Context: bound to proteins that are not shown
RNA sequence: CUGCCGGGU
RNA sequence: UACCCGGC
Numbered sequence: 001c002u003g004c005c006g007g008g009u
Numbered sequence: 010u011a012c013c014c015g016g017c
Base pairs, nucleotide, nucleotide: 003017004016005015006014007013008012009011
C1' cells in the first nucleotide's frame, strides 16, 4: 500500500 | 517470501 476468498508460477 | 490471475 482500499479489504476478503481462491487458483497458479 | 516474490510474481501472475480469478472471484466477492